An RNA structure from Homo sapiens, in which 75 nucleotides are resolved. Rfam match: tRNA. On this family, see Hou, Trends Biochem Sci 1993: "The tertiary structure of tRNA and the development of the genetic code". Rfam 15.1 lists 5,335,975 matches to the family in 14,413 species. The entry also contains Tegument protein pp150, not shown here. Released in 2021, the model rests on electron microscopy data to a resolution of 2.9 A. The PDB entry is titled "Structure of human transfer RNA visualized in the cytomegalovirus, a DNA virus". The reconstruction used 43,666 particles.
[PDB]
C1' cells in the first nucleotide's frame, strides 16, 4: 500500500423479506435425589451503529466501525 470474511442473550451459536429472532448455554427457581448429576419443570432472556432501498427487512445497498485472511519496502 491493495483487495476478501464476519458482528445474530451472559460467552459461544444456527436461522436468513412480513418469523412472538430460535439453539445446548451458565443464571434463578422449582432439589422431588447421599450432593441431584435426571434438569422431570420452566423463565427471564437477543438485533454491530447510521443512513438508503419497497407496501415490508437484523436477514437486501452504501458509509463507520471493530475482530480477523491473505496480498507491499521487509516481506
Nucleotide at each position: 500500500u491493495c483487495c476478501c470474511u464476519g458482528g445474530u442473550g451472559g460467552u459461544c451459536u444456527a436461522g436468513u423479506g412480513g418469523u412472538u429472532a430460535g439453539g445446548a448455554u451458565u443464571c434463578g427457581g422449582c432439589g422431588c435425589u447421599c450432593u441431584c448429576a435426571c434438569c422431570g419443570c420452566c423463565g427471564c432472556g437477543g438485533c454491530c451503529c447510521g443512513g438508503g432501498u419497497u407496501c415490508g427487512a437484523u436477514u437486501c445497498c452504501c458509509g463507520g466501525u471493530c475482530a480477523g485472511g491473505g496480498a507491499a519496502c521487509c516481506a